[PDB]
Context: bound to proteins that are not shown
Parts: sequence; structure tokens; C1' cells
RNA sequence: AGUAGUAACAAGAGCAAUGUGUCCGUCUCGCCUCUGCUUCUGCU
RNA sequence: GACGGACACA
Repeated sequence: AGUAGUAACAAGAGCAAUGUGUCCGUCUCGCCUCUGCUUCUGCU
Repeated sequence: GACGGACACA
């Protein structure tokens, strides 16, 4: 600049998703950061 | 029972 809009992002902790209620689906494993793994993107 | 999603109000 721009997004945005009562406060932020624009990299460097995401430390910031409650209560009550309705409806709907699924079914015990995984998750780990200096690195250790992957280089991915195709809606006739 | 557990996890998730949508909605409503606070």
C1' cells in the first nucleotide's frame, strides 16, 4: 500500500470459540517442530 | 457414552 473496521492482519505462541437448547452425523489408533516427512494446487 | 457439525438466544 492493501485487507479490513471499535482491532487486527500485513508471518514468527495459534497463549482468543462460552452457557443453555434443538436437530444431524460418526465410533476406541493417529497428533510431537532446529531438523527428522512430504512440493502437492486440473470442479468439461 | 464420546467426538464433530449446523441453527437459535444470552
The RNA (vRNA; mRNA) with a sequence from Influenza B virus has 54 modelled nucleotides. The entry is indexed under Influenza, polymerase, viral transcription, RNA, VIRAL PROTEIN. The entry also contains Polymerase acidic protein, RNA-directed RNA polymerase catalytic subunit and Polymerase basic protein 2, not shown here. It comes from the structure "Bat Influenza A polymerase pre-termination complex with pyrophosphate using 44-mer vRNA template with mutated oligo(U) sequence". The structure was determined by electron microscopy at 2.41 angstrom resolution and released in 2020. Primary citation: Wandzik et al., Cell (2020), "A Structure-Based Model for the Complete Transcription Cycle of Influenza Polymerase".